[PDB]
Molecule: U2 snRNA
RNA sequence: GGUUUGCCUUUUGGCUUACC
Numbered sequence: 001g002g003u004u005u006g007c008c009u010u011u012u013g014g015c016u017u018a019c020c
Base pairs, nucleotide, nucleotide: 001020002019003018006015007014008013
């Protein structure tokens, strides 16, 4: 780096989980 984990949550999204 592509895909995913949960937390809170008005922007979807910040910190994070892991295959690889």